[PDB]
RNA sequence: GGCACCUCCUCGCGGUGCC
Numbered sequence: 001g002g003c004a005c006c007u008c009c010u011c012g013c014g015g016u017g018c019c
Stems, first nucleotide, its partner, number of pairs: 001019006
C1' cells in the first nucleotide's frame, strides 16, 4: 500500500492478521 474477517449500523471508516 492492498486484501480477508468483525465492526459499523446514529451518516464509512476502523482494528487484528497477512501479502
Record summary
This is an experimental structure of RNA from Hepatitis delta virus, with 19 nucleotides shown. Taxonomically the source falls in Deltavirus italiense (Viruses, Ribozyviria, Kolmioviridae, Deltavirus).